[PDB]
Context: one part of a larger RNA, bound to proteins that are not shown
C1' cells in the first nucleotide's frame, strides 16, 4: 500500500470489457484551403502540357 | 544497368503587378518656393507620398571622464 | 578621442489621428470640350458606400499544424436498392397409387302376428343407415406445466388424451416465389430462417450514439458558461488554453502596469428602520357630534 | 355610524428615512503658463468653440507592487453533463431535494491530520540530509507529557469523550454544585413532641 | 411550652439523570479508562508533512550573463 | 596544465502538482533508402535463454556465458503498413 482500462460531478465498486501467451490490431492517402517556419527567384514568379539533348 | 532518372529548351497558361459598381463602365501623386486671385483654386519652377504626437537606430553639440 | 550627464537632428517598420486620390451612390453646382453641337461626352463642392491607392511582393517548392470533403482513426446498425436461387420441409389446388382391427346403439325398406264395426293401430323380427359410439393401426399432441433441460433430440421420452368411413391418411408427379405464393385465418407457413425468405453485389451504406486507440521525457496547462441552432446525449459562437512570435523597455529615472490601499468626487434603496409619515393591512380604548 | 387626538402588530411585488459591503471617475508634460495663427461653425463685438504655431516650466506632480505593447498580435486545441463548502437567497414539511448570487474548492491533486471518506482543517508535490513547525496531537494499538502539570465540575442499573460528522426535542430532578431575588430570626423563628 | 441556632420561598445557570422503541453480533476507532485515559479553563514540555529554513544532485527558465585574448 | 564538438564551454539567481489538451527534445525502438565507417561475421551473424556485469530519471542500449547455423550493424540524411494490455478485438496456442 483496495483491480486495471473505461464512461463518469463521483469507482475498490454489488458499473463495463479483462481466465492465460504469442503474432496481427486502429488518425491514413488523394485534392483544396488557411496560418506559421525553410529554401530559391524577385515585379515578377513558376513548365506542373510538349519539345530537344543523349 | 541505374536512366521512367538527371540536363535543356518552350511563359501557351496560372498566380501577382488595380481597384469599384448589379451593369453600362470608369480607373488610383504628395510636397516645397514664388507670382496672382481673395473666398474655398489659376500660373510659373523646383521636386517626387503630406501633416501631429510616439519610435528601435543612427547623427551633432555641449559638459563630467 | 575613448566612457557618463542634457541639448537637439534624421527619423525605420509600425501605431493613433488628419488631409489627400480611384470606383460606387448623394446633396449644391456654372464652367468647359468637339466634326459626327446631342436625351452628347467632360470636369468642380460636400458627405458617405468599398475585400482601394497613399515608391510593389508575390510567386515557386518543401515541412508542420488547423478546418473540411473522400471508406477517412478503427469496428459496429434497425433498414434501403439491384440482380438472382429455392414448394427435398411445409401451405394449398391438381395428377396418379397406397391404406383405414374387434364391438355399441341401431335409421329407411321387408315380412309375420295381432287389436279394430272402420280407419288406423300394435308386437316380434328382419335390414345395417351414420361428417353415430367404444376402440387397434393410423393420424394428432390434452394434462401432468411428467422426464430431459451444456438432454437421446437446435422440440425429445413417458403415463395420460383427442380422432380413427371422414371437412380421413399418405407416397410419387404436378402447380403457385418474396411486397409474392399460400393461410377453415395462427400473421400462420414459403429448407431449423417469416409482421416481408435465402443469395451476391451497391457496401468499407450511415451513425449528434457505446467500444477501442500502441515509446519515454521536458514545459505549459484547462471547460461544464455567453449568444444562437427542430438544438435539451450535437454543433456554431464567445470566454478559458497553448504555440508562434513581433513591437519595445531591461542602473538609477521615465513610459507603462495593477482582482490593493490612500485622498478627492459621483452612483443605489438592501440591511436596519418607519408607517403619532404616504399606499395597504391590523389592535384597544378616548373625547366631541 | 363618522370626526379628533391617543394605542397594538405588518408588507416581498410598501415607504419619508437609510447603511456595511460593492459600482464609476480622477489623483499632469496627452500638462501648466506666455504670445499669435486658421475656419466656410458660432456671432452685438477674437464674440464663441475646435484646430495649429513658436516659447517657457519638472518638486513625474498619492501610497505599495511590478516589465509593457502589438483590435492583449498571428494560428489554435480540449471544453460547452459539472460537483461541493461559508455566507447570501428561491421552490419544497424536509431531504445526500431542485434552482441562482459571491469566493474558494473538488473535478485535474498527491501529502500531514478528521480511524474510515472526491469537497472538510493544515499545506499542494523534481531527488535527497540536518533542522523546525501547521493543522493535530501526545495511556497502549500509535511517533510525542514515565510533568510529583494548575484549578474546579461530575457517578450515570442506555456515563462521557471536541469542525465538517454521521441519533435527539419538549417537559422535568429535595443528584449535586453555582448565582440571583425576596422572606422570618436570640421580644426567641425552621423541624420536632 | 418545650428546643437554641439560623432557617425558609422563588428563580436561574453548569454537570449527571428521567423523557430516550427495531429487527445479524459491535463499535468515543478499538483496548480501556472514574486522585481521569471525562467536562471546562489555561502553563510548560514534547511529536512529523512532499510546508518553512539551510546543504547537495537533477532539469526547466530567467541574465541588455561571460569566453573567438590560447 | 586545462580550453572554444560557440548546435560548445562557464558564470549567477530564481523555479519544479497535472486530466482533456498543447509544443518541443531523444545518443528511445522498427522496417525500408542514399550515402558513410578501407564496419563485423563459420576463429560463429540474426534470433533465443540468463540466480552473468553494467550504462541510462526513462524509453532502451553495450558486455558475458548458453544455444544457434549466414547474414548483420553504427554515423548523416531520406521514405514509412514504425511501437498494444484491454476494443463482449482477431488468428493460433494453453
Nucleotide at each position: 500500500a483496495c483491480c486495471c482500462g473505461u464512461c463518469u460531478u463521483g469507482a475498490a465498486a454489488c458499473a463495463c470489457g479483462g481466465a492465460c501467451c504469442a503474432a496481427g490490431g486502429a488518425g491514413u492517402c488523394u485534392a483544396a484551403c488557411g496560418c506559421g517556419c525553410g529554401c530559391g527567384c524577385g515585379a515578377g514568379u513558376c513548365g506542373g502540357a510538349g519539345g530537344g539533348a543523349c | 544497368g541505374c536512366g521512367a532518372a538527371a540536363c535543356c529548351c518552350u511563359g501557351u497558361g496560372g498566380c501577382g503587378c488595380a481597384a469599384u459598381g448589379a451593369a453600362g463602365g470608369u480607373g488610383a501623386g504628395g510636397g516645397c518656393c514664388g507670382g496672382g486671385g481673395c473666398g474655398c483654386c489659376c500660373c510659373g519652377g523646383c521636386u517626387g507620398a503630406g501633416g501631429u504626437g510616439g519610435g528601435a537606430u543612427c547623427c551633432c553639440g555641449c559638459c563630467g571622464c | 578621442g575613448c566612457c557618463g550627464g542634457c541639448g537637439g537632428g534624421c527619423g525605420c517598420a509600425c501605431c493613433a489621428c488628419c488631409g489627400g486620390c480611384c470606383c460606387g451612390u448623394c446633396u449644391c453646382g456654372c464652367c468647359c470640350g468637339c466634326c459626327c453641337c446631342g436625351u452628347c461626352g467632360g470636369g468642380g463642392a460636400g458627405g458617405u458606400g468599398g475585400a482601394g491607392c497613399g515608391u510593389g511582393a508575390g510567386c515557386g517548392c518543401g515541412c508542420g499544424c488547423g478546418a473540411u470533403a473522400g471508406g477517412a482513426c478503427c469496428c459496429g446498425a434497425a433498414a434501403g436498392a439491384u440482380g438472382g436461387u429455392g414448394a427435398a420441409c411445409u401451405a394449398u389446388g391438381c395428377c396418379u397409387g397406397g391404406g383405414c382391427a374387434g364391438g355399441g346403439c341401431g335409421a329407411a325398406g321387408c315380412c309375420a302376428g295381432a287389436g279394430g264395426a272402420a280407419a288406423c293401430u300394435c308386437u316380434g323380427g328382419u335390414g345395417g343407415a351414420g361428417g353415430u359410439c367404444c376402440g387397434u393401426a393410423g393420424c394428432g399432441g390434452u394434462c401432468c406445466u411428467g422426464a430431459c433441460g451444456u438432454g437421446c433430440a437446435a422440440a425429445u421420452c413417458g403415463g395420460u388424451c383427442g380422432u380413427c368411413c371422414g371437412a380421413c391418411c399418405u407416397g410419387g408427379g404436378u402447380a403457385u416465389a418474396g411486397g409474392g405464393g399460400c393461410g377453415a385465418a395462427a400473421g400462420a407457413c414459403u429448407a431449423a430462417u417469416c409482421g416481408a425468405a435465402c443469395c451476391a453485389u451497391c457496401u468499407a451504406g450511415u451513425a449528434g450514439c457505446u467500444g477501442g486507440u500502441u515509446c519515454c521525457c521536458u514545459c505549459c496547462g484547462a471547460a461544464g458558461u455567453u449568444u444562437c441552432c427542430c438544438u435539451c446525449a450535437g454543433g456554431a459562437u464567445a470566454g478559458c488554453u497553448g504555440g508562434c512570435g513581433c513591437u519595445c523597455g531591461u542602473c538609477c529615472g521615465u513610459c507603462g502596469c495593477a482582482g490593493u490601499u490612500u485622498u478627492a468626487u459621483c452612483c443605489g434603496g438592501u440591511a436596519a428602520a418607519g408607517c403619532g409619515a404616504a399606499u395597504g393591512a391590523u389592535u384597544a380604548g378616548a373625547g366631541g357630534u | 355610524a363618522c370626526c379628533u387626538a391617543u394605542u397594538c402588530u405588518c408588507a416581498a411585488a410598501c415607504u419619508u428615512u437609510a447603511a456595511a459591503u460593492g459600482g464609476g471617475u480622477a489623483a499632469g508634460a496627452a500638462g501648466c503658463c506666455c504670445g499669435g495663427c486658421u475656419c466656410g461653425c458660432u456671432g452685438g463685438c477674437u464674440u464663441g468653440g475646435a484646430g495649429c504655431c513658436g516659447g517657457g516650466c519638472g518638486u513625474g506632480g498619492a501610497a505599495u507592487g511590478c516589465g509593457a505593447g502589438c483590435a492583449c498580435g498571428c494560428c489554435u486545441a480540449g471544453u460547452g453533463g459539472g460537483c461541493c463548502a461559508c455566507u447570501u437567497u428561491u421552490g419544497g414539511u424536509a431531504a445526500g431535494c431542485a434552482g441562482a448570487a459571491c469566493u474558494g474548492g473538488c473535478g485535474c491533486u498527491g501529502c500531514g491530520g478528521g480511524a474510515u471518506g472526491a469537497a472538510c482543517c493544515g499545506a499542494a508535490c523534481g531527488c535527497c540530509g540536518g533542522g523546525u513547525u501547521a493543522a493535530g496531537g501526545c495511556g497502549c494499538c500509535c511517533g510525542a507529557u514515565g510533568c510529583c502539570g494548575a484549578c474546579g465540575c461530575u457517578c450515570a442499573u442506555c456515563a462521557g469523550a471536541c469542525c465538517c460528522c454521521a441519533g435527539a426535542a419538549a417537559a422535568g430532578g429535595u443528584g449535586u454544585u453555582g448565582g440571583u431575588u425576596g422572606a422570618u430570626a436570640u421580644a426567641g423563628a425552621c423541624a420536632g413532641c | 411550652g418545650c428546643c437554641g441556632a439560623a432557617u425558609c420561598a422563588a428563580c436561574u445557570a453548569g454537570c449527571c439523570c428521567u423523557g430516550a422503541a427495531a429487527a445479524u453480533g459491535g463499535a468515543u476507532g478499538g483496548c480501556g479508562c472514574u486522585g481521569g485515559a471525562g467536562c471546562g479553563u489555561c502553563g510548560g514540555g514534547c511529536c512529523c508533512a512532499u510546508a518553512c529554513c539551510c546543504g547537495g544532485c537533477c532539469g526547466u527558465c530567467g541574465c541588455c550573463g561571460g569566453c573567438g585574448c590560447u | 596544465g586545462g580550453g572554444c564538438u560557440a548546435g560548445g564551454c562557464c558564470g549567477c539567481g530564481a523555479c519544479g502538482a497535472g486530466u482533456a489538451g498543447g509544443a518541443g527534445g531523444g545518443c528511445c525502438g522498427c522496417c525500408g533508402c542514399g550515402g558513410u565507417g578501407g564496419g563485423c561475421g563459420c576463429g560463429g551473424a540474426a534470433g533465443c535463454c540468463c540466480c552473468g556485469g553494467g550504462c541510462g530519471a526513462g524509453g532502451g542500449c553495450c558486455c558475458g556465458g548458453g544455444u544457434g547455423g549466414a547474414g548483420c550493424c553504427g554515423c548523416c540524411g531520406c521514405g514509412g503498413g514504425u511501437g498494444c494490455a484491454g476494443a463482449u478485438c482477431u488468428u493460433g496456442g494453453u